The PDB entry is titled "Structural insights into human co-transcriptional capping - structure 3". The RNA, together with DNA, has 90 modelled nucleotides. The entry has 15 different proteins, among them DNA-directed RNA polymerase II subunit RPB1, RNA polymerase II subunit D and DNA-directed RNA polymerase II subunit E. Ions in the entry include zinc and magnesium. The work is reported in "Structural insights into human co-transcriptional capping" (Garg et al., Mol.Cell, 2023). The sample was in a buffer at pH 7.4. It was solved by electron microscopy to 3.8 angstroms.

[PDB]
Context: bound to proteins that are not shown
RNA sequence: CGGAGAGGGAACCCACU
DNA sequence: CAAGCTTTATTGAGGCTTAAGCAGTGGGTTCCAGGTACTAG
DNA sequence: CTAGTACCT
DNA sequence: AGCTTAAGCCTCAATAAAGCTTG
Numbered sequence: 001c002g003g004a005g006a007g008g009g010a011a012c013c014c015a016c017u
Numbered sequence: 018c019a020a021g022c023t024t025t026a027t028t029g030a031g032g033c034t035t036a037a038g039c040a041g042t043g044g045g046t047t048c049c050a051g052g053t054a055c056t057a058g
Numbered sequence: 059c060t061a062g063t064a065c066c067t
Numbered sequence: 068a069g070c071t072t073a074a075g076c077c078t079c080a081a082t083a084a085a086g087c088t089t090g
Stems, first nucleotide, its partner, number of pairs: 008049008018090022050067009
C1' cells in the first nucleotide's frame, strides 16, 4: 500500500485487402 | 643556330567491378549461453 | 565422485 | 533473382617538351 496497467526483442512462416 | 624529325612523358579520352535500392497490415513458431571451474554434499 | 551452480568467453 | 547507374579503376591515342639532325 499510493487503483500498481507499459506486457522484452529478433527471426521465420502462413494468411488477409 | 635552327626548322624539322624523333623520342618521351603526358594527359585527356574510351572500357571493366560494386553498392543499393526493390508496395503496404496482422497472426503463429522458435531462439536468444555454453563451457569450464570450483566447490559441497 | 559427481553434481550444482557460479564465473569466462 | 535480376536490373541499373554512378563510381572508382585500367588502357589507348594526340601532343608538347627534349634532344638529335642536317640545312